[PDB]
An RNA structure (slm2) from Drosophila melanogaster, in which 62 nucleotides are resolved.
The PDB entry is titled "DmDcr-2/LoqsPD/slm2 in initial binding state".
Among the 2 different proteins in the entry, which are not shown, are Isoform PD of Protein Loquacious.
Primary citation: Cao et al., Nucleic Acids Res. (2025), "Structural basis of endo-siRNA processing by Drosophila Dicer-2 and Loqs-PD".
The reconstruction used 161,787 particles.
Context: bound to proteins that are not shown
């Protein structure tokens, strides 16, 4: 000069989990 | 008009697996 490994950190971008906000719709009560 | 259950939606806040991107550390090698 190149090629490779190993960690650890910050952002992107898919995928599941659960929460919140509500809009409809189905039902139950006042 | 008020409250409660189920559901779908759109957006989100919390985590988790994938991918990607960067700079920072270490480490080996082959070659002049």
């Nucleotide at each position: 000069g190149c090629u490779c490994c190993c960690g650890g950190c910050g952002c992107u971008u898919c995928a599941c989990a659960g929460g919140c906000g509500c809009u409809g719709g189905a039902a139950a009560a006042u | 008009a008020u409250u409660u259950u189920c559901c779908a939606g759109c957006g989100u806040c919390u985590g988790u697996c994938g991918a990607g991107c960067g700079g920072a550390a270490g480490g080996a090698g082959g070659g002049a």